[PDB]
RNA sequence: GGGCGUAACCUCCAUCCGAGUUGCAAGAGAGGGAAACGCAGUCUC
Repeated sequence: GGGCGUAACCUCCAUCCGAGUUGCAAGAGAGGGAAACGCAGUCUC
C1' cells in the first nucleotide's frame, strides 16, 4: 500500500400488528463511504 469489520455522512429501497434483548438512539434494510481503532478459526459438508 490492499482487503474485511463499524449507529458520521451520501444515495436508494422496504413498511398489516405486538412483545422482549443490546444500546442514549433499532428497519439492527442494501450499496457507497470520511476519520479513528481494530484483524485467522472456535469448524463445515